[PDB]
This is an experimental structure of RNA from a Planctomycetes bacterium, together with DNA, with 178 nucleotides shown.
Context: bound to proteins that are not shown
DNA sequence: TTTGATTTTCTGCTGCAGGATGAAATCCCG
DNA sequence: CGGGATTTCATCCTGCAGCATCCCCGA
């Protein structure tokens, strides 16, 4: 850069809605060379360059069954009890809280950014 | 060796001005 | 007649004084 938790309310002395921001709150994932730009030259191109355009990602657990090795039935043979890992799939509390908001319709003027003409340091 | 004038686009934020109508009147009309 | 649907119109009022205040700059 982004993935799934949202909450606090700013009315504790009483209620409603979900909108528009702010940002301080754990955890996890940013690889591909399909095209295009770069830069370098052995150049009508070759290589890297992930710089945009797409392409996978993004939570913890138990439950369920499946795979690979273990302790397990000494055995290691199915079934699993648990070990460590991948598949696949529902529930599950979700690991996250803290605060704001007057609109609109028109113009002018500032900064930002690249690109073009003239001379001096 | 960038710089100051000028000239072409874009774009966003601020700064000004404008306002934040209900009430009385006709004139209908099937 | 009632209860819409066009059509004019017109409106109350009077911050209080001094020259920077964030700006920033060559061999």
């Nucleotide at each position: 850069g982004g993935c799934g938790c949202u909450u606090u309310u700013a009315u504790c002395u009483c209620a409603u809605u979900a909108c528009u921001u702010u940002g301080a709150g754990a955890g996890c994932c940013a690889u591909c060379a399909c095209c295009a730009g770069c830069g370098a030259c052995u150049a009508u191109g070759u290589c890297g360059u992930a710089u945009g355009g797409g392409u996978a990602a993004a939570g913890c657990g138990c439950u369920u069954a499946u795979u690979u090795a273990u302790c397990g039935g000494a055995g290691a043979a199915a079934c699993c009890g648990a070990u460590a890992a991948a598949u696949a799939a529902g529930a599950a509390g979700c690991a996250u809280c803290a605060a704001a908001g007057u609109c609109c319709u028109g113009c002018a003027g500032c900064a930002g950014a690249a690109a073009a003409u003239c001379a001096a340091a």
The entry is indexed under CRISPR, CasX, sgRNA, R-loop complex, RNA BINDING PROTEIN, DNA BINDING PROTEIN, RNA BINDING PROTEIN-RNA-DNA complex. The sample was in a buffer at pH 7.5. The entry also contains dPlmCasX, not shown here. The work is reported in "Chimeric CRISPR-CasX enzymes and guide RNAs for improved genome editing activity" (Tsuchida et al., Mol.Cell, 2022). The structure was determined by electron microscopy at 3.7 angstroms resolution and released in 2022.